[PDB]
RNA sequence: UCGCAGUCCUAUU
RNA sequence: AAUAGAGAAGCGA
Numbered sequence: 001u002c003g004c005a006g007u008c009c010u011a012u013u
Numbered sequence: 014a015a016u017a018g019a020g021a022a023g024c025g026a
Stems, first nucleotide, its partner, number of pairs: 002025003009018004
Other pairs, nucleotide, nucleotide, family: 005020tWS005021tHS007020tHS013014cWW
């Protein structure tokens, strides 16, 4: 960098 | 609630 992405966030039904 | 994304904390390659 990236994988996971029980809150929080964004756009569309 | 649905779906495309973003991504806090922590763990991991």

This is an experimental structure of RNA, with 26 nucleotides shown.
The work is reported in "Conformational Heterogeneity at Position U37 of an All-RNA Hairpin Ribozyme with Implications for Metal Binding and the Catalytic Structure of the S-Turn" (Alam et al., Biochemistry, 2005).
Crystals were grown from: ammonium sulfate, spermidine, cobalt hexaamine, cacodylate, pH 6.0, VAPOR DIFFUSION, HANGING DROP, temperature 293K.